23S rRNA, nucleotides 613 to 1376 from Mycolicibacterium smegmatis: 764 nucleotides with solved positions. Released in 2025, the model rests on cryo-electron microscopy data to a resolution of 3.26 angstroms. The depositors describe the entry as "HWS19 strain WT mycobacterial ribosome". Ions in the entry include magnesium and zinc. The sample was in a buffer at pH 7.5. It holds a match to the Rfam family "Bacterial large subunit ribosomal RNA". Clan: LSU clan. Rfam links the family to the GO terms ribosome and structural constituent of ribosome.

[PDB]
Context: one part of a larger RNA, bound to proteins that are not shown
RNA sequence: ACAAUCCGUCAGAGCCCUCGACGUGUCGUGGGGUGAUGGCGUGCCUUUUGAAGAAUGAGCCUGCGAGUCAGGGACAUGUCGCGAGGUUAACCCGGGUGGGGUAGCCGCAGCGAAAGCGAGUCUGAAUAGGGCGUAUCCACACAAGAGUGUGUGGUGUAGUGGUGUGUUCUGGACCCGAAGCGGAGUGAUCUACCCAUGGCCAGGGUGAAGCGCGGGUAAGACCGCGUGGAGGCCCGAACCCACUUAGGUUGAAGACUGAGGGGAUGAGCUGUGGGUAGGGGUGAAAGGCCAAUCAAACUCCGUGAUAGCUGGUUCUCCCCGAAAUGCAUUUAGGUGCAGCGUCGCAUGUUUCUUGCCGGAGGUAGAGCUACUGGAUGGCCGAUGGGCCCCACAGGGUUACUGACGUCAGCCAAACUCCGAAUGCCGGUAAGUCCAAGAGUGCGGCAGUGAGACGGCGGGGGAUAAGCUCCGUGCGUCGAGAGGGAAACAGCCCAGAUCGCCGGCUAAGGCCCCUAAGCGUGUGCUAAGUGGAAAAGGAUGUGCAGUCGCGAAGACAACCAGGAGGUUGGCUUAGAAGCAGCCACCCUUGAAAGAGUGCGUAAUAGCUCACUGGUCAAGUGAUUGUGCGCCGAUAAUGUAGCGGGGCUCAAGCACACCGCCGAAGCCGCGGCAGCCAACGUGUUGGCUGGGUAGGGGAGCGUCCUGCAUCCGGUGAAGCCGCCGAGUGAUCGAGUGGUGGAGGGUGUGGGAGUGAGAAUGCAGGC
Numbered sequence: 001a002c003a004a005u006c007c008g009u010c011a012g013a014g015c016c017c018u019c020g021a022c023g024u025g026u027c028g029u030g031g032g033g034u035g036a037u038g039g040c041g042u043g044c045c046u047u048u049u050g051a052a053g054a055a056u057g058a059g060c061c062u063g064c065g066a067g068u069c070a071g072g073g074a075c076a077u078g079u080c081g082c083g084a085g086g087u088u089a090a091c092c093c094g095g096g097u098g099g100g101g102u103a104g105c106c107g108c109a110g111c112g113a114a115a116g117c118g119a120g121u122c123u124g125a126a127u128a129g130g131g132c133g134u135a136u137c138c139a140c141a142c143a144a145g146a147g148u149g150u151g152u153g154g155u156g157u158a159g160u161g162g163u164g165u166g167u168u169c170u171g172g173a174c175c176c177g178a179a180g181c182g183g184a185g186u187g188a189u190c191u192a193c194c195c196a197u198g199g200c201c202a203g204g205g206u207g208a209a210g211c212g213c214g215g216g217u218a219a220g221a222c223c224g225c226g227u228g229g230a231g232g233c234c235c236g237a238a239c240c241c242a243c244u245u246a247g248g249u250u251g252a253a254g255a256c257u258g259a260g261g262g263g264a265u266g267a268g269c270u271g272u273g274g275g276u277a278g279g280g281g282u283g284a285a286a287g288g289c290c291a292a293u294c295a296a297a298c299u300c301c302g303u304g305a306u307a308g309c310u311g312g313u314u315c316u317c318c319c320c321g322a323a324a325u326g327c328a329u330u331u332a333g334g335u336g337c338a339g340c341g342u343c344g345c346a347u348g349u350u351u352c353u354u355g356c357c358g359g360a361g362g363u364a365g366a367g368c369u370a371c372u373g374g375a376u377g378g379c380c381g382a383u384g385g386g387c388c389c390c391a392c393a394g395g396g397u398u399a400c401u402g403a404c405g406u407c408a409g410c411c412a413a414a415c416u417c418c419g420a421a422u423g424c425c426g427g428u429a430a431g432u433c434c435a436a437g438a439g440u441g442c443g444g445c446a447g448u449g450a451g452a453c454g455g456c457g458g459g460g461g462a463u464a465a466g467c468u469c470c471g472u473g474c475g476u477c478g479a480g481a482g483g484g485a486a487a488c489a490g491c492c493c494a495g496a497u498c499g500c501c502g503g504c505u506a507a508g509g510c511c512c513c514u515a516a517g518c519g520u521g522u523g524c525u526a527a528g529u530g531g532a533a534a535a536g537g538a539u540g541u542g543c544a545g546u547c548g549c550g551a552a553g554a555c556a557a558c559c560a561g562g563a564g565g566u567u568g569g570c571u572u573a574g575a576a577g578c579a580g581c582c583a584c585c586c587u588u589g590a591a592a593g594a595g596u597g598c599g600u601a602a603u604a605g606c607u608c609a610c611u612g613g614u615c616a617a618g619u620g621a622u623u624g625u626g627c628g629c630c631g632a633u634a635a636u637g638u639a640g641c642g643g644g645g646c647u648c649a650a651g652c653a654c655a656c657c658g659c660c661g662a663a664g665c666c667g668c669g670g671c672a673g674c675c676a677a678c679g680u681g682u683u684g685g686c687u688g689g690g691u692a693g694g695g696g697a698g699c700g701u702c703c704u705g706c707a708u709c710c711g712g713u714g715a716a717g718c719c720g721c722c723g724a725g726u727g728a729u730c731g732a733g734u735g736g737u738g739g740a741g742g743g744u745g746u747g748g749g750a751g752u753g754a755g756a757a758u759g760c761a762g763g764c
Base pairs, nucleotide, nucleotide: 008040009039010038011037014034015033016032017031018030019028020027021026022025044057046055059764060763061762062761063760064759069171070170071169073168074167075166076165077164078163079162080161081160082159085106086105087104091100092099093098110117111116120132121131122130123129137154138153139152140151141150142149143148174312175311177309181302182301183300184299185298186297192276193275194274195273196272197271198270199269200268201266203235204234205233210227211226212225213224214223215222239263240262241261243260244259245258246257247256278294280290281289282288315698316697317696318695319694320693325338326337327336328335329334339448340447341445342444343443344442345441346440347439349436350438352431353430354429355428356427357426358425359424365418366416367415372412373411374410376408377407378406379405387395389394451477452476453475454474455472456471457470458469459468460467482493483492484491497670498669499668500667502666503665504664508660509659510658511644512643513642517657519656520655521654522653523652524651530646536630537629540627541626542625543624544623547620548619549618557614558613559612568582569581570580597607671688672687673686674685675684676683677682678681699753701750702749703748704747705746706745708743709742710741718736719735720734721733722731723730724729
Other pairs, nucleotide, nucleotide, family: 012036tHS013035tHS043058cWW045056cWW048050tHS050489cHS051053tHS065754tWH065757tHS066312tWS067313cWS083158tSS087102cWH088103tWH090101tHS109110cHS109118tSS112114tHS124128tHS135156tWS158159cHS176311cWW178306tWH187278tWH188276tHS197272cWW200269cWW201237tWS207229tSS207231tHS209228tHS216221tHS217218tHS217219tHS242243cHS248253cWS252256cWS316728cSS317727tSS321692tHS322691tWH323448tSS348350cHS360423cWW361422cWH363420tWH364419tHS367370tWS371415cWS381382cHS381403tHS382385tHH383385cHS384386cWS385402tWS391393tHS394397cWS395396cHS395398cHS433435cWS434685tSS435436cHS461464tHS477489cSS480496tHS480689cWS481495tHS483507tSS493506cSS505662tWH507661tHS509516tWS510516tHS525527cHS525649tWW527647tWW531645cWW538628cWW543625cWW545622cWH546622cWW550551cHS550617tHS553616tHS556615cWW562609tHS563587cWW565586cWW566585tWW571579tWS574601tSS576602cHS577595cSS588592tWW589591tHS590591cHS590611cSS591609cWS592593tHS593608cWS595607cWW599604tHS631632cHH647649cWS698728tWS699728tHS700752cWS707744cWW711740tWS714739tWH715741tSS717737tWW739740cHS755756cWH
């Protein structure tokens, strides 16, 4: 021990342990361990616009590992003396941090490159304007009010040494990280070549020159016969080589073994001792070898070589809060400046919204005898601005061209005779004014320059992409939880100070899963349409509107006639109503159509169109609308309502009444920031999310100056119980182990705080 779980939380029976009051077990402003069962629920860090990922790092544990220092440096910002001064080096005397030491550096006047001048100065022929300066201001007079300047009087100016902190300068300056360079040295015991000196090759075949004999010659060459073993000759051991094949491949072996494979008297094989050193040696030459690594060996140093590149950087809380855009760049994944943030300083509503008023544009649209083009069909068409006789004079007497004119109907981002709505600038009145944390200038400090999606108006594209490039006081995500759509960052509602077993609601829902209506009233659905899409098709169906016909008998249905010139002409072999072209004429009527077809080569029949005899009222088309049906088809298992299932709608349309539904609002309470009032902190008004980033305030550990207290009657760590603060945590409150130094208060100095770098030492 019938169970589908990034392994927790909120509820939650039973069982067990315990503290109180009450009695056998039952409650209580009670604690603990276990958990049967319901709801909820996609690890951490880096880099990413975008990830729980199937993008990487992490086996576990204890240790070790990271913005410091030096300089009278620089800027900025607090702090202390002095004050128109400040200020000392190097060096002397003092066990001592103290006392002397005017050599030096900054403000005190600036302008001009200068000779120089001076409240002025340079430019300049010019008191004629300009550039720089006389701290700033007020007052007084003169000008225009071209914005301000020009002359008199005052208060009168503040810099400099030590020191805290942010940044920056020179040293490697947050941490760590290569291929490669030079100098100085080390190797030819394997591997290459050569030098001197030995050794090595088991057996068996093949038979040149020479030689002697018998032939050939005149001598030969030449012909046979016996000996010889020259052979970088042949078959085959050891040794040496490594071609094929099976094994091995966390192997027995950091390049072997089992079968087979080539030389074996030589360019042969091997022992012994020697020489050849790195921009060099060597090399029967492959870019090989040089002590398992060679398109430039190894060790110490220069050396912590250097990176526009990948990686890692740790204790807490309070406030504020970004960009992925423009310009430039031996430039595109780098970087400087601008915009965008924070702190402070100064003027502070100058910011923003609405109403009204004054303003210029050339898009959307629209238009063409209003300009430049495109282009439709008609009319006379002289004169083709031109051709049957070329007459010097009748017509396309001839199908053209026809210009111009005229009739009308159009189009264009690079056409505009016209012309909005927005937006923008300015004037003016209000509005939020216990603040939008609104503007403008200056100073300290950084990040940002690799977007997407959605809604709008556009280009590139095949009017394709989850494509790319623009503009939008445009939304969101990025840097955002909840609820809604099954899951789903970029869609809808809605902005998280914290607690509460309280109320009211947006988006969506109310058959059960799953909280709320198998709600109410009026209509449609026969298709699981509801719960996949177009050209097109159709006696489906409801609503609205038509004209025609209909009692003088509509429509269909069920009897009669549907004929005569006639076979109308051309055409064909052939054409008579039925391959084809023209009229598609006409007669009798009640009705015949040069006939809608299926019929034969061509005649012929079946017919039909309209019409008469019987029954008895609906019969057709187009018009616009709500629903509908067909057109329907890809691969693992219905799988295109979430499931069960629903037409007794729980499907659709129109009205009405209700309910559930969050961290939104309301209710009660706790803390913090800014500001007003009054006050030596009560009340009141707003706000309290954040990655990079800025500012402020804190916890813990060590060593130290000073003043104190604890400790063999038990100091330091470790393991529990009980508690406590908004945090990093705390307990001079208590239990076991231990044996020798510790705590509080206020100052000074830190090798002062780990989870990750394929980190390192030790253990598992």